[PDB]
RNA sequence: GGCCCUUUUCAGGGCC
Numbered sequence: 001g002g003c004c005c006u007u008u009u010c011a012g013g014g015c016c
Stems, first nucleotide, its partner, number of pairs: 001016006
């Protein structure tokens, strides 16, 4: 750099 879902956080997961 392309986009999602609890969660509310750098916590919990998938890709090139």